An RNA structure, together with DNA, in which 59 nucleotides are resolved.
Ponce-Salvatierra et al. published it in Nature in 2016: "Crystal structure of a DNA catalyst".
The PDB entry is titled "Crystal structure of 9DB1* deoxyribozyme (Cobalt hexammine soaked crystals)".
RNA sequence: GCACUAGAUCGGAUG
DNA sequence: ATCCGATGGATCAT
DNA sequence: ACGGTCGGAGGGGTTTGCCGTTTAAGTGCC
Numbered sequence: 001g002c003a004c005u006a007g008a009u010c011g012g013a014u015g
Numbered sequence: 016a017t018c019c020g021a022t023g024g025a026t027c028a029t
Numbered sequence: 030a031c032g033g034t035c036g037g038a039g040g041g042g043t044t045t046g047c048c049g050t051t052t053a054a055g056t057g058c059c
Base pairs, nucleotide, nucleotide: 001058002057003056004055005054008022009021010020011019012018013017014016027041029040031049032048033047035046
């Protein structure tokens, strides 16, 4: 150097 | 479970 | 995806908050 490993709170919607 | 949108309220071993 | 349960402000997975520092991560592969 390339790929992968991370994702919140509220509200709404979907199954 | 899933997604989109807005947000600084909750806390992703972000 | 510097690490820290972090919560000093704070973006949101066609992006990466806030701090303080050593200025930055784990495998795996060519």
The entry also models cobalt(II) and magnesium ions. Crystals were grown from: MPD, spermine, magnesium chloride, sodium chloride, sodium cacodylate. Released in 2016, the model rests on X-ray crystallography data to a resolution of 2.98 A.